[PDB]
C1' cells in the first nucleotide's frame, strides 16, 4: 500500500434472503427438609461491525469501509 479472514447478550462460538439467529458456562426466578445452604427444574439477558443498490426477500448479493488480525520491500 495492495488484498483475504474475522468482528454476537457477563463469558464460549455460529448467523442474510420472504425464517420466533441457538445455546456449552454463569446469572436468576421457583422447588423439598420447623426453616437455611449444597442441590434439582424452567425462565431471562444481543436481533445483523456499518449506509445505500436490487427485490416476493437480504447480516456477508452489489459495493468497500471501521477496528482488530495475516501474508510482503535492503534508501545503497
Ligand atoms: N555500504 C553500502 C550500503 C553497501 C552497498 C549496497 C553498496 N549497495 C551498494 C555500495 C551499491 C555501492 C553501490 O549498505
Nucleotide at each position: 500500500a495492495g488484498g483475504g479472514g474475522c468482528g454476537u447478550a457477563g463469558u464460549u462460538c455460529a448467523a442474510u434472503u420472504g425464517g420466533u439467529a441457538g445455546a456449552g458456562c454463569a446469572c436468576c426466578g421457583g422447588u423439598c427438609u420447623c426453616c437455611a445452604a449444597a442441590a434439582c427444574c424452567g425462565g431471562g439477558u444481543g436481533u445483523u461491525g456499518g449506509g445505500a443498490g436490487u427485490u416476493c426477500g437480504a447480516g456477508u448479493c452489489u459495493c468497500u469501509c471501521c477496528g482488530c488480525c495475516c501474508c510482503u520491500g535492503c534508501c545503497a
The depositors describe the entry as "Structural characterization of mRNA-tRNA translocation intermediates (class 5 of the six classes)". This is an experimental structure of RNA (A site tRNA) from Escherichia coli, with 76 nucleotides shown. It is bound to tryptophan (TRP). The organism belongs to Escherichia, within Bacteria. It holds a match to the Rfam family "tRNA". Its family is annotated with triplet codon-amino acid adaptor activity in the Gene Ontology. The literature on the family includes a 1997 paper in Nucleic Acids Res by Lowe and Eddy, "tRNAscan-SE: a program for improved detection of transfer RNA genes in genomic sequence". By type it is a transfer RNA. The entry has 52 different proteins, among them 50S ribosomal protein L29, 50S ribosomal protein L36 and 30S ribosomal protein S18. It was solved by electron microscopy to 11.5 angstrom. Primary citation: Agirrezabala et al., Proc.Natl.Acad.Sci.USA (2012), "Structural characterization of mRNA-tRNA translocation intermediates".